Shown are 56 nucleotides from a PDB entry: RNA from Golden shiner reovirus. The sample was in a buffer at pH 7.4. Among the 6 different proteins in the entry, which are not shown, are RNA-directed RNA polymerase VP2, Major inner capsid protein VP3 and Clamp protein VP6. The PDB entry is titled "Golden Shiner Reovirus Core Tropical Vertex". It was solved by cryo-EM to 3.27 A. Lineage of the source: Viruses > Riboviria > Duplornaviricota > Reovirales > Aquareovirus ctenopharyngodontis.
RNA sequence: UAUAUAUAUAUAUAUAUAUAUAUAUAUA
RNA sequence: UAUAUAUAUAUAUAUAUAUAUAUAUAUA
Numbered sequence: 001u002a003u004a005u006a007u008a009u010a011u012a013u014a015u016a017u018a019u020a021u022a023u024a025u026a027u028a
Numbered sequence: 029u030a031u032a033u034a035u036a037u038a039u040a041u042a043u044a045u046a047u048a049u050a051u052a053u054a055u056a
Base pairs, nucleotide, nucleotide: 001056002055003054004053005052006051007050008049009048010047011046012045013044014043015042016041017040018039019038020037021036022035023034024033025032026031027030028029
C1' cells in the first nucleotide's frame, strides 16, 4: 500500500416501540 | 372536554441494510 473480518462514529433508507401535534370514527 | 381505535406528520429509542471515516486483527 491492497484485500477480508470485527468494533466505534456520522449520514440515508426500512421495520418495531414510546411521546407530541393534526384529521376521522366510536363511547361518556 | 375526556377515553379508545385508525391514519398522517415530527421527535426519541432499538434492530437491519447501504455509504463514508477511524481503530484493531489476519493475509499478500